[PDB]
RNA sequence: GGGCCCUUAGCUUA
RNA sequence: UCUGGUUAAAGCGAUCGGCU
RNA sequence: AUAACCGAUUGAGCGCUGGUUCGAAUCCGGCAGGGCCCACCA
Repeated sequence: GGGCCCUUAGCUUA
Repeated sequence: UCUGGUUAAAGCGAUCGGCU
Repeated sequence: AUAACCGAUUGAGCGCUGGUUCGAAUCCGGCAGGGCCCACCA
RNA backbone atom coordinates (compact mmCIF):
# COMPACT_ATOMS: atom_id res chain seq x y z
P G A 1 -1.26 3.00 3.66
O5' G A 1 -0.39 2.65 2.37
C5' G A 1 -0.64 3.27 1.11
C4' G A 1 -0.68 2.25 0.00
C3' G A 1 -1.93 1.37 0.00
O3' G A 1 -2.98 1.93 -0.76
C1' G A 1 0.00 0.00 0.00
P G A 2 -4.25 2.59 -0.03
O5' G A 2 -5.30 1.41 0.06
C5' G A 2 -5.48 0.52 -1.04
C4' G A 2 -5.90 -0.85 -0.57
C3' G A 2 -6.86 -0.87 0.61
O3' G A 2 -8.20 -0.62 0.24
C1' G A 2 -5.12 -2.42 0.98
P G A 3 -9.26 -0.13 1.35
O5' G A 3 -9.80 -1.49 1.97
C5' G A 3 -10.47 -1.49 3.22
C4' G A 3 -10.34 -2.83 3.89
C3' G A 3 -10.70 -2.87 5.37
O3' G A 3 -12.09 -3.00 5.58
C1' G A 3 -8.63 -3.95 5.04
P C A 4 -12.90 -1.90 6.43
O5' C A 4 -13.42 -2.70 7.70
C5' C A 4 -12.77 -3.89 8.12
C4' C A 4 -12.13 -3.72 9.47
C3' C A 4 -12.62 -2.54 10.30
O3' C A 4 -13.83 -2.84 10.97
C1' C A 4 -10.24 -2.74 10.43
P C A 5 -14.96 -1.71 11.16
O5' C A 5 -14.88 -1.37 12.72
C5' C A 5 -14.12 -0.26 13.18
C4' C A 5 -13.17 -0.65 14.28
C3' C A 5 -13.30 0.15 15.56
O3' C A 5 -13.01 -0.67 16.70
C1' C A 5 -11.14 0.49 14.62
P C A 6 -13.90 -0.54 18.03
O5' C A 6 -13.34 0.75 18.76
C5' C A 6 -13.94 2.03 18.60
C4' C A 6 -13.07 3.11 19.19
C3' C A 6 -13.59 4.53 19.11
O3' C A 6 -14.69 4.84 19.98
C1' C A 6 -11.31 4.51 18.53
P U A 7 -14.68 4.57 21.57
O5' U A 7 -13.66 5.63 22.15
C5' U A 7 -13.96 7.03 22.15
C4' U A 7 -12.74 7.86 22.46
C3' U A 7 -13.01 9.30 22.89
O3' U A 7 -11.98 9.69 23.81
C1' U A 7 -11.68 9.31 20.96
P U A 8 -12.05 11.10 24.57
O5' U A 8 -13.61 11.42 24.62
C5' U A 8 -14.11 12.71 24.33
C4' U A 8 -15.53 12.87 24.82
C3' U A 8 -15.68 13.16 26.31
O3' U A 8 -15.52 14.53 26.62
C1' U A 8 -17.17 11.43 25.68
P A A 9 -14.23 15.05 27.42
O5' A A 9 -14.26 14.22 28.78
C5' A A 9 -13.36 14.51 29.84
C4' A A 9 -13.89 15.59 30.75
C3' A A 9 -13.09 15.83 32.02
O3' A A 9 -13.13 17.22 32.35
C1' A A 9 -15.31 15.24 32.58
P G A 10 -11.99 18.22 31.81
O5' G A 10 -10.62 17.50 32.20
C5' G A 10 -9.37 17.99 31.73
C4' G A 10 -8.23 17.43 32.54
C3' G A 10 -8.18 15.91 32.63
O3' G A 10 -7.46 15.32 31.56
C1' G A 10 -8.13 16.81 34.80
P C A 11 -8.13 14.16 30.68
O5' C A 11 -7.85 12.83 31.52
C5' C A 11 -6.53 12.36 31.71
C4' C A 11 -6.51 11.16 32.62
C3' C A 11 -7.41 10.00 32.21
O3' C A 11 -6.81 9.16 31.24
C1' C A 11 -7.77 10.50 34.49
P U A 12 -7.71 8.35 30.17
O5' U A 12 -8.35 7.17 31.02
C5' U A 12 -7.53 6.18 31.63
C4' U A 12 -8.30 5.35 32.62
C3' U A 12 -9.52 4.61 32.08
O3' U A 12 -9.17 3.39 31.44
C1' U A 12 -10.09 5.70 34.10
P U A 13 -9.44 3.19 29.87
O5' U A 13 -10.92 2.61 29.79
C5' U A 13 -12.04 3.47 29.60
C4' U A 13 -13.08 3.28 30.68
C3' U A 13 -14.51 3.08 30.21
O3' U A 13 -14.79 1.75 29.83
C1' U A 13 -14.46 4.67 31.98
P A A 14 -15.25 1.42 28.33
O5' A A 14 -16.84 1.26 28.43
C5' A A 14 -17.68 2.40 28.42
C4' A A 14 -18.74 2.33 29.50
C3' A A 14 -20.18 2.40 29.02
O3' A A 14 -20.69 1.15 28.58
C1' A A 14 -19.88 3.96 30.75
P U B 1 -25.25 1.62 24.34
O5' U B 1 -24.88 2.79 23.32
C5' U B 1 -25.88 3.61 22.74
C4' U B 1 -25.46 4.14 21.39
C3' U B 1 -25.27 3.07 20.31
O3' U B 1 -25.59 3.62 19.04
C1' U B 1 -23.23 4.20 20.69
P C B 2 -27.00 3.28 18.36
O5' C B 2 -26.63 2.74 16.90
C5' C B 2 -27.39 1.71 16.29
C4' C B 2 -26.52 0.54 15.90
C3' C B 2 -27.13 -0.84 16.08
O3' C B 2 -28.00 -1.22 15.03
C1' C B 2 -24.96 -0.82 17.01
P U B 3 -29.34 -2.05 15.36
O5' U B 3 -30.27 -0.99 16.08
C5' U B 3 -31.55 -1.36 16.59
C4' U B 3 -31.96 -0.48 17.75
C3' U B 3 -31.13 0.79 17.92
O3' U B 3 -31.96 1.87 18.33
C1' U B 3 -30.97 -0.55 19.88
P G B 4 -32.18 3.11 17.34
O5' G B 4 -31.22 4.25 17.92
C5' G B 4 -30.57 5.16 17.03
C4' G B 4 -30.71 6.58 17.50
C3' G B 4 -32.03 6.90 18.20
O3' G B 4 -31.82 7.93 19.18
C1' G B 4 -31.84 8.24 16.28
P G B 5 -32.88 8.16 20.36
O5' G B 5 -32.53 9.60 20.95
C5' G B 5 -32.31 10.71 20.08
C4' G B 5 -33.09 11.93 20.51
C3' G B 5 -33.58 11.95 21.96
O3' G B 5 -33.62 13.31 22.42
C1' G B 5 -35.43 12.10 20.53
P U B 6 -33.05 13.72 23.87
O5' U B 6 -33.87 12.81 24.89
C5' U B 6 -35.08 13.28 25.49
C4' U B 6 -35.00 13.26 27.00
C3' U B 6 -34.66 14.61 27.65
O3' U B 6 -35.42 14.86 28.85
C1' U B 6 -32.95 13.01 28.13
P U B 7 -35.33 14.00 30.22
O5' U B 7 -33.91 14.36 30.84
C5' U B 7 -33.58 14.03 32.19
C4' U B 7 -32.76 15.11 32.84
C3' U B 7 -31.24 14.99 32.73
O3' U B 7 -30.74 15.36 31.46
C1' U B 7 -31.83 15.65 34.93
P A B 8 -30.12 14.24 30.48
O5' A B 8 -28.75 13.82 31.17
C5' A B 8 -27.52 14.07 30.53
C4' A B 8 -26.82 12.80 30.13
C3' A B 8 -25.53 12.48 30.89
O3' A B 8 -25.77 11.75 32.08
C1' A B 8 -25.15 12.33 28.55
P A B 9 -25.92 12.48 33.51
O5' A B 9 -26.60 11.37 34.42
C5' A B 9 -25.85 10.70 35.41
C4' A B 9 -25.51 9.29 34.99
C3' A B 9 -24.29 8.69 35.66
O3' A B 9 -24.55 8.18 36.95
C1' A B 9 -24.11 8.38 33.35
P A B 10 -24.21 9.08 38.23
O5' A B 10 -23.07 8.27 38.99
C5' A B 10 -23.26 6.92 39.36
C4' A B 10 -21.96 6.17 39.40
C3' A B 10 -20.82 6.84 40.15
O3' A B 10 -20.93 6.69 41.56
C1' A B 10 -20.02 5.97 38.10
P G B 11 -20.22 7.73 42.56
O5' G B 11 -18.68 7.36 42.45
C5' G B 11 -18.21 6.11 42.92
C4' G B 11 -16.82 5.79 42.42
C3' G B 11 -15.73 6.80 42.78
O3' G B 11 -15.29 6.67 44.12
C1' G B 11 -15.51 6.14 40.51
P C B 12 -14.78 7.96 44.94
O5' C B 12 -13.37 8.29 44.28
C5' C B 12 -12.31 7.35 44.36
C4' C B 12 -11.18 7.69 43.42
C3' C B 12 -10.50 9.02 43.66
O3' C B 12 -9.56 8.98 44.72
C1' C B 12 -10.94 8.76 41.35
P G B 13 -9.48 10.17 45.79
O5' G B 13 -8.65 11.30 45.03
C5' G B 13 -9.31 12.26 44.23
C4' G B 13 -8.42 12.78 43.13
C3' G B 13 -8.21 14.31 43.13
O3' G B 13 -6.95 14.68 43.64
C1' G B 13 -9.36 13.64 41.17
P A B 14 -6.79 15.11 45.18
O5' A B 14 -7.52 16.53 45.26
C5' A B 14 -6.89 17.69 44.75
C4' A B 14 -7.89 18.75 44.35
C3' A B 14 -8.72 19.36 45.47
O3' A B 14 -8.02 20.36 46.19
C1' A B 14 -10.12 18.82 43.63
P U B 15 -8.26 20.53 47.77
O5' U B 15 -9.66 21.28 47.87
C5' U B 15 -9.83 22.60 47.37
C4' U B 15 -11.27 23.03 47.44
C3' U B 15 -11.93 22.93 48.80
O3' U B 15 -11.64 24.04 49.64
C1' U B 15 -13.35 21.99 47.17
P C B 16 -11.72 23.89 51.23
O5' C B 16 -13.26 23.60 51.51
C5' C B 16 -14.25 24.58 51.26
C4' C B 16 -15.61 24.07 51.63
C3' C B 16 -15.72 23.47 53.02
O3' C B 16 -15.85 24.45 54.03
C1' C B 16 -16.81 22.07 51.45
P G B 17 -15.78 24.04 55.57
O5' G B 17 -17.24 23.49 55.88
C5' G B 17 -17.53 22.87 57.11
C4' G B 17 -18.59 21.81 56.97
C3' G B 17 -18.50 20.67 57.97
O3' G B 17 -19.06 21.02 59.22
C1' G B 17 -18.86 19.80 55.80
P G B 18 -18.21 20.82 60.56
O5' G B 18 -18.48 19.29 60.93
C5' G B 18 -19.81 18.79 60.89
C4' G B 18 -19.84 17.28 60.83
C3' G B 18 -18.88 16.54 61.74
O3' G B 18 -19.34 16.48 63.07
C1' G B 18 -18.89 15.54 59.60
P C B 19 -18.39 16.90 64.29
O5' C B 19 -17.36 15.69 64.41
C5' C B 19 -17.79 14.37 64.64
C4' C B 19 -16.72 13.38 64.27
C3' C B 19 -15.38 13.56 64.97
O3' C B 19 -15.34 12.98 66.25
C1' C B 19 -15.04 13.24 62.65
P U B 20 -15.11 13.88 67.55
O5' U B 20 -13.55 14.23 67.52
C5' U B 20 -12.58 13.24 67.81
C4' U B 20 -11.19 13.67 67.39
C3' U B 20 -10.68 14.98 67.97
O3' U B 20 -10.22 14.86 69.30
C1' U B 20 -10.20 14.89 65.65
P A C 1 -9.94 19.79 66.48
O5' A C 1 -8.66 19.72 65.55
C5' A C 1 -7.84 20.87 65.38
C4' A C 1 -6.55 20.52 64.69
C3' A C 1 -6.68 19.71 63.41
O3' A C 1 -7.07 20.52 62.31
C1' A C 1 -4.92 18.85 64.74
P U C 2 -7.75 19.87 61.02
O5' U C 2 -6.53 19.20 60.26
C5' U C 2 -6.64 17.92 59.66
C4' U C 2 -5.29 17.26 59.55
C3' U C 2 -5.24 16.01 58.68
O3' U C 2 -5.16 16.31 57.30
C1' U C 2 -4.15 15.58 60.72
P A C 3 -6.23 15.69 56.27
O5' A C 3 -5.73 14.20 56.04
C5' A C 3 -4.52 13.94 55.35
C4' A C 3 -4.01 12.55 55.63
C3' A C 3 -4.93 11.41 55.23
O3' A C 3 -4.83 11.08 53.86
C1' A C 3 -4.16 11.06 57.43
P A C 4 -6.15 11.02 52.94
O5' A C 4 -6.98 9.79 53.51
C5' A C 4 -6.62 8.45 53.21
C4' A C 4 -7.13 7.47 54.24
C3' A C 4 -8.63 7.17 54.22
O3' A C 4 -8.98 6.21 53.25
C1' A C 4 -7.96 7.62 56.43
P C C 5 -10.17 6.51 52.21
O5' C C 5 -11.50 6.32 53.06
C5' C C 5 -11.71 5.16 53.85
C4' C C 5 -12.78 5.39 54.89
C3' C C 5 -14.08 5.99 54.37
O3' C C 5 -14.95 5.03 53.80
C1' C C 5 -13.40 7.15 56.31
P C C 6 -16.00 5.45 52.66
O5' C C 6 -17.04 6.40 53.40
C5' C C 6 -18.00 5.86 54.31
C4' C C 6 -18.80 6.94 54.99
C3' C C 6 -19.56 7.90 54.09
O3' C C 6 -20.76 7.37 53.58
C1' C C 6 -18.45 9.13 55.77
P G C 7 -21.22 7.71 52.08
O5' G C 7 -21.72 9.22 52.16
C5' G C 7 -22.85 9.56 52.94
C4' G C 7 -23.13 11.04 52.92
C3' G C 7 -23.05 11.72 51.56
O3' G C 7 -24.20 11.52 50.76
C1' G C 7 -21.88 13.01 53.13
P A C 8 -24.08 11.66 49.16
O5' A C 8 -23.94 13.23 48.91
C5' A C 8 -25.00 14.11 49.23
C4' A C 8 -24.59 15.56 49.19
C3' A C 8 -24.15 16.10 47.83
O3' A C 8 -25.25 16.41 46.99
C1' A C 8 -22.61 16.79 49.48
P U C 9 -25.02 16.99 45.50
O5' U C 9 -24.70 18.53 45.73
C5' U C 9 -24.14 19.31 44.68
C4' U C 9 -23.04 20.21 45.18
C3' U C 9 -22.07 20.71 44.11
O3' U C 9 -22.58 21.80 43.37
C1' U C 9 -20.85 19.92 45.97
P U C 10 -22.80 21.65 41.79
O5' U C 10 -21.32 21.59 41.19
C5' U C 10 -20.48 22.73 41.19
C4' U C 10 -19.08 22.40 40.75
C3' U C 10 -18.93 21.77 39.37
O3' U C 10 -18.95 22.73 38.33
C1' U C 10 -17.58 20.61 40.95
P G C 11 -20.33 23.27 37.71
O5' G C 11 -20.10 23.16 36.14
C5' G C 11 -20.28 21.92 35.47
C4' G C 11 -18.98 21.17 35.36
C3' G C 11 -18.91 20.12 34.26
O3' G C 11 -18.65 20.68 32.98
C1' G C 11 -18.07 19.21 36.27
P A C 12 -19.83 21.37 32.14
O5' A C 12 -19.55 20.92 30.64
C5' A C 12 -18.30 21.19 30.03
C4' A C 12 -17.69 19.96 29.41
C3' A C 12 -18.31 19.47 28.11
O3' A C 12 -17.92 20.22 26.97
C1' A C 12 -17.91 17.63 29.54
P G C 13 -18.91 21.29 26.31
O5' G C 13 -19.68 20.50 25.16
C5' G C 13 -20.29 19.23 25.39
C4' G C 13 -21.74 19.23 25.01
C3' G C 13 -22.06 19.64 23.58
O3' G C 13 -21.89 18.58 22.65
C1' G C 13 -23.51 20.77 25.07
P C C 14 -20.65 18.56 21.63
O5' C C 14 -19.61 17.57 22.33
C5' C C 14 -18.46 17.11 21.63
C4' C C 14 -18.08 15.71 22.04
C3' C C 14 -18.13 14.66 20.92
O3' C C 14 -17.02 13.78 21.05
C1' C C 14 -19.47 13.97 22.72
P G C 15 -16.00 13.57 19.83
O5' G C 15 -14.65 14.26 20.35
C5' G C 15 -14.64 15.61 20.79
C4' G C 15 -13.68 16.43 19.98
C3' G C 15 -14.24 17.03 18.70
O3' G C 15 -14.89 18.27 18.93
C1' G C 15 -12.21 15.92 18.22
P C C 16 -16.18 18.70 18.07
O5' C C 16 -15.57 19.20 16.69
C5' C C 16 -14.68 20.30 16.64
C4' C C 16 -14.06 20.46 15.27
C3' C C 16 -15.03 20.51 14.11
O3' C C 16 -15.61 21.79 13.92
C1' C C 16 -13.29 19.00 13.61
P U C 17 -17.12 21.93 13.40
O5' U C 17 -17.05 21.44 11.89
C5' U C 17 -16.27 22.14 10.93
C4' U C 17 -16.18 21.40 9.62
C3' U C 17 -17.50 21.07 8.95
O3' U C 17 -18.07 22.17 8.26
C1' U C 17 -16.07 19.19 8.88
P G C 18 -19.66 22.39 8.26
O5' G C 18 -20.19 21.37 7.15
C5' G C 18 -20.01 21.65 5.77
C4' G C 18 -20.27 20.44 4.91
C3' G C 18 -21.68 19.88 4.94
O3' G C 18 -22.58 20.59 4.11
C1' G C 18 -20.14 18.11 5.18
P G C 19 -24.13 20.70 4.50
O5' G C 19 -24.66 19.20 4.39
C5' G C 19 -24.89 18.62 3.12
C4' G C 19 -25.17 17.14 3.21
C3' G C 19 -26.52 16.73 3.76
O3' G C 19 -27.56 16.86 2.81
C1' G C 19 -24.82 15.34 4.65
P U C 20 -29.07 17.07 3.28
O5' U C 20 -29.54 15.62 3.74
C5' U C 20 -29.54 14.53 2.83
C4' U C 20 -30.01 13.26 3.50
C3' U C 20 -31.29 13.39 4.30
O3' U C 20 -32.45 13.29 3.50
C1' U C 20 -29.66 12.25 5.59
P U C 21 -33.66 14.34 3.69
O5' U C 21 -34.28 13.94 5.10
C5' U C 21 -34.66 12.60 5.39
C4' U C 21 -34.84 12.39 6.87
C3' U C 21 -35.67 13.45 7.59
O3' U C 21 -37.06 13.25 7.45
C1' U C 21 -33.68 13.05 8.81
P C C 22 -38.02 14.51 7.18
O5' C C 22 -37.78 15.43 8.46
C5' C C 22 -38.08 16.82 8.43
C4' C C 22 -38.31 17.36 9.82
C3' C C 22 -37.23 17.05 10.85
O3' C C 22 -36.16 17.98 10.83
C1' C C 22 -39.33 16.45 11.74
P G C 23 -34.64 17.47 10.82
O5' G C 23 -34.04 17.91 12.23
C5' G C 23 -34.87 18.13 13.36
C4' G C 23 -34.52 17.25 14.53
C3' G C 23 -33.25 16.43 14.40
O3' G C 23 -32.09 17.17 14.75
C1' G C 23 -35.01 15.04 15.15
P A C 24 -30.69 16.90 14.02
O5' A C 24 -30.13 15.58 14.73
C5' A C 24 -30.01 15.51 16.14
C4' A C 24 -28.92 14.55 16.56
C3' A C 24 -27.50 14.98 16.22
O3' A C 24 -26.61 14.49 17.21
C1' A C 24 -27.98 12.95 15.12
P A C 25 -26.12 15.45 18.40
O5' A C 25 -25.03 14.59 19.17
C5' A C 25 -23.65 14.78 18.90
C4' A C 25 -22.85 13.54 19.20
C3' A C 25 -23.28 12.27 18.49
O3' A C 25 -22.76 12.18 17.17
C1' A C 25 -22.93 11.81 20.78
P U C 26 -23.68 11.65 15.96
O5' U C 26 -24.00 10.14 16.35
C5' U C 26 -22.97 9.16 16.45
C4' U C 26 -23.49 7.86 17.03
C3' U C 26 -24.39 7.05 16.11
O3' U C 26 -24.22 5.66 16.38
C1' U C 26 -25.61 7.68 18.04
P C C 27 -23.74 4.67 15.21
O5' C C 27 -24.52 5.20 13.92
C5' C C 27 -25.77 4.64 13.55
C4' C C 27 -26.20 5.10 12.17
C3' C C 27 -25.08 5.43 11.20
O3' C C 27 -24.51 4.28 10.61
C1' C C 27 -26.72 7.12 11.11
P C C 28 -22.92 4.21 10.36
O5' C C 28 -22.72 4.94 8.96
C5' C C 28 -23.60 4.67 7.87
C4' C C 28 -23.57 5.78 6.85
C3' C C 28 -22.19 6.18 6.35
O3' C C 28 -21.70 5.30 5.36
C1' C C 28 -23.49 8.12 6.80
P G C 29 -20.14 4.98 5.29
O5' G C 29 -19.45 6.37 5.66
C5' G C 29 -18.18 6.71 5.15
C4' G C 29 -18.24 7.99 4.36
C3' G C 29 -16.96 8.81 4.37
O3' G C 29 -16.06 8.37 3.38
C1' G C 29 -18.81 10.21 4.86
P G C 30 -14.59 7.86 3.78
O5' G C 30 -13.72 9.19 3.68
C5' G C 30 -13.96 10.13 2.63
C4' G C 30 -13.39 11.48 2.96
C3' G C 30 -12.17 11.47 3.86
O3' G C 30 -10.98 11.18 3.16
C1' G C 30 -13.71 13.11 4.62
P C C 31 -9.66 10.73 3.96
O5' C C 31 -8.96 12.11 4.33
C5' C C 31 -8.14 12.22 5.48
C4' C C 31 -8.34 13.53 6.19
C3' C C 31 -7.68 13.65 7.54
O3' C C 31 -6.26 13.85 7.50
C1' C C 31 -9.91 14.37 7.73
P A C 32 -5.57 15.21 6.99
O5' A C 32 -5.16 15.93 8.35
C5' A C 32 -4.28 15.28 9.27
C4' A C 32 -4.46 15.77 10.68
C3' A C 32 -3.92 14.84 11.76
O3' A C 32 -2.52 14.95 11.94
C1' A C 32 -6.10 15.54 12.35
P G C 33 -1.59 13.67 11.72
O5' G C 33 -1.73 12.88 13.09
C5' G C 33 -1.41 13.53 14.31
C4' G C 33 -2.04 12.84 15.49
C3' G C 33 -1.80 11.35 15.61
O3' G C 33 -0.52 11.05 16.14
C1' G C 33 -4.08 11.82 16.02
P G C 34 0.24 9.70 15.72
O5' G C 34 -0.41 8.59 16.65
C5' G C 34 -0.41 8.75 18.06
C4' G C 34 -1.47 7.89 18.72
C3' G C 34 -1.34 6.40 18.48
O3' G C 34 -0.41 5.81 19.38
C1' G C 34 -3.58 7.08 18.11
P G C 35 -0.31 4.22 19.61
O5' G C 35 -0.42 3.60 18.14
C5' G C 35 -0.43 2.19 17.96
C4' G C 35 -1.80 1.62 18.21
C3' G C 35 -2.13 0.32 17.49
O3' G C 35 -1.70 -0.82 18.22
C1' G C 35 -3.90 1.88 17.20
P C C 36 -0.47 -1.72 17.70
O5' C C 36 -1.03 -3.22 17.81
C5' C C 36 -1.02 -4.10 16.69
C4' C C 36 -2.39 -4.67 16.42
C3' C C 36 -2.53 -5.51 15.15
O3' C C 36 -2.16 -6.86 15.37
C1' C C 36 -4.27 -3.89 15.24
P C C 37 -1.56 -7.76 14.17
O5' C C 37 -2.81 -8.57 13.62
C5' C C 37 -2.65 -9.58 12.64
C4' C C 37 -3.72 -9.50 11.57
C3' C C 37 -3.25 -9.79 10.15
O3' C C 37 -3.18 -11.17 9.85
C1' C C 37 -4.54 -7.80 10.17
P C C 38 -2.15 -11.68 8.72
O5' C C 38 -2.79 -11.19 7.34
C5' C C 38 -3.72 -11.99 6.63
C4' C C 38 -4.00 -11.44 5.25
C3' C C 38 -2.84 -11.45 4.27
O3' C C 38 -2.63 -12.70 3.64
C1' C C 38 -3.84 -9.32 4.24
P A C 39 -1.14 -13.16 3.25
O5' A C 39 -0.65 -12.08 2.19
C5' A C 39 -1.26 -11.99 0.90
C4' A C 39 -0.95 -10.68 0.22
C3' A C 39 0.49 -10.46 -0.21
O3' A C 39 0.81 -11.12 -1.42
C1' A C 39 -0.33 -8.50 0.84
P C C 40 2.16 -11.96 -1.56
O5' C C 40 3.16 -10.97 -2.31
C5' C C 40 2.67 -9.88 -3.08
C4' C C 40 3.61 -8.71 -3.03
C3' C C 40 5.08 -9.04 -3.23
O3' C C 40 5.47 -9.24 -4.58
C1' C C 40 4.88 -7.73 -1.31
P C C 41 6.63 -10.30 -4.90
O5' C C 41 6.25 -10.92 -6.33
C5' C C 41 6.29 -12.33 -6.55
C4' C C 41 7.60 -12.77 -7.17
C3' C C 41 7.98 -14.23 -6.92
O3' C C 41 7.38 -15.11 -7.85
C1' C C 41 9.84 -12.81 -6.48
P A C 42 6.72 -16.49 -7.36
O5' A C 42 7.62 -17.63 -8.03
C5' A C 42 7.90 -17.61 -9.42
C4' A C 42 9.36 -17.88 -9.67
C3' A C 42 9.92 -19.14 -9.02
O3' A C 42 9.69 -20.31 -9.78
C1' A C 42 11.32 -17.30 -8.51